[PDB]
Molecule: 59-nt precursor of miR-15a
Order: sequence, then structure tokens, then C1' cells
RNA sequence: UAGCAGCACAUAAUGGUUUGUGGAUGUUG
RNA sequence: GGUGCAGGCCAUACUGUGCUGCCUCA
Repeated sequence: UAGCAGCACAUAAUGGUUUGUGGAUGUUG
Repeated sequence: GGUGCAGGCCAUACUGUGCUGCCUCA
């Protein structure tokens, strides 16, 4: 000074779950 | 059930510094 396979951790991503909260057509959410 | 923003968890997946390991050259 070259190529490639694992491990720690940060990240936002596509999906979900759950506690709080919002003004709202709120026929009883 | 129409919808916006805070906390707490589960899955898939991306990049980067290290912990490295093998292996080009000597």
C1' cells in the first nucleotide's frame, strides 16, 4: 500500500405494537 | 373508525468508525 467474511455501536429507512395528547362532519368512539 | 405530535417496544433492511480475521506484495 491491495480484495473480501464475521463482531460492537450510531443512524434514518419499510412495516407494525402500545401509553399520552390534539382541534375535528365529531348520529352513540 | 378520519387525522397530527410526544414517550416505550417488535420485525426487515442501509451506511460508517472501530474489534477484528483471512488473503495480494516484500